[PDB]
Context: bound to proteins that are not shown
């Protein structure tokens, strides 16, 4: 060190307990 | 630079 | 073969001076110096 | 001497 138990946006493999989540970009931080 | 290994 | 040749050998460095003097009861894990002795050191050339 | 390994 492909990160992030990490957000904002956005989109869909999806998956939703319908909130989101996930996941991909897309920026930003932390790394 | 330090270390390793020989000689 | 820098293991070169010269100078200064002043400083520095080493050593002896000296773990002395000294400061301090006491050197107590303070501490010289002048000076001597070096070359290790130095300025140079060459050469590296 | 050789081996790594960056200045």
């Nucleotide at each position: 060190u492909g990160g992030c138990u990490c957000u904002g946006c956005c989109a869909a493999c999806g998956c939703u307990a319908c909130g989101g989540c996930u996941u991909g970009g897309c920026g930003g931080g932390c790394u | 630079u330090a270390g390793g290994u020989g000689g | 073969g820098g293991u070169u040749c010269g100078g200064c050998a002043a400083a520095a460095c080493g050593u002896c001076g000296a773990u002395u003097a000294c400061u301090g009861a006491a050197a107590a894990u303070g501490g010289a110096a002048a000076g001597g002795c070096g070359g290790g050191g130095c300025c140079g050339a060459c050469u590296u | 001497a050789u081996c790594a390994c960056c200045u």
Source information: Diversity-generating retroelement (DGR) RNA Sp; Diversity-generating retroelement (DGR) RNA TR with a sequence from Bordetella phage BPP-1: 93 nucleotides with solved positions. The reconstruction used 109,161 particles. Keywords: Reverse transcriptase, Ribonucleoprotein, RNA BINDING PROTEIN, RNA BINDING PROTEIN-RNA complex. The structure was determined by electron microscopy at 3.29 angstroms resolution and released in 2024. Protein in the same entry: Reverse transcriptase and Avd. The 2025 paper behind the entry is "RNA control of reverse transcription in a diversity-generating retroelement". An Rfam search finds the family "Bacteriophage Diversity-Generating Retroelement RNA" in it. For this family Rfam cites "RNA control of reverse transcription in a diversity-generating retroelement" (Handa et al., Nature, 2025). Rfam classes the family as a small RNA.